[PDB]
Context: bound to proteins that are not shown
DNA sequence: ATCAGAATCCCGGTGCCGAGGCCGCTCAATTGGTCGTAGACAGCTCTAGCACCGCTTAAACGCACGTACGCGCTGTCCCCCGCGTTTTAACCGCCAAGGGGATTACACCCAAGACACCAGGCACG
DNA sequence: CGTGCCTGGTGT
DNA sequence: AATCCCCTTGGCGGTTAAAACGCGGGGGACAGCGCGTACGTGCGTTTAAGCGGTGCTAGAGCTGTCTACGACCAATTGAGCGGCCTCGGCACCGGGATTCTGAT
């Protein structure tokens, strides 16, 4: 013990 | 003639730029050889330059005389000289846009879901 | 020899 | 969807200076007046050039010829050319002198 990006969502 | 001022010469200054110097190369004068006929000279020969002059005549030179274009003078009238008044040639940098680039446009957090193709140039059976 | 099997680089 | 800095072109606005108007008048152009004295004509007169032959000879005009000087080729160079480099000889500017030009 990946890491990336979209999605959703809490204050 | 006479001044008062314009217009112009003329002096120092300084600046800056090319004439001059200067140097290190490389190629045409040079130095030295070989052929060859162009001209430099000798000499032929016959033409044409010259130098004379005699007849002829047109063509100068002197001169008589008017004369009329030359050239002084005159008045005029006008248009160029100059200074005064602007203007546009040409050689130049600001200040507007105006338009385009770029750069920007809430913290922190959890948590699911997916996350490289076709043809190239080998394997092998 | 053919199609396979790994294969490196890609846009109307 | 707006909004702040940048680098890109357009258009004057001094610039400024020879360059075009301008008047006026004054001195220089241009017609005249009128004369007057050089200078075109004729005419005689005189004279030279002009042609034509005519001796006529320096001399060009034209040929063989030999011969030096020139065409013409290698080797060498160094002086003649292409770059670099200084400084003082002019451009010119402001100073002061002046001379010309004219109202006087």
């Nucleotide at each position: 013990g990946u890491g990336u990006c979209u999605u959703g969502g809490g204050u």

Primary citation: Kujirai et al., Science (2018), "Structural basis of the nucleosome transition during RNA polymerase II passage".
Solved structure of RNA, together with DNA, 252 nucleotides shown.
It comes from the structure "RNA polymerase II elongation complex stalled at SHL(-1) of the nucleosome, with foreign DNA (+1 position)".
The sample was in a buffer at pH 7.5.
The structure was determined by electron microscopy at 6.9 angstroms resolution and released in 2019.
Ions in the entry include zinc and magnesium.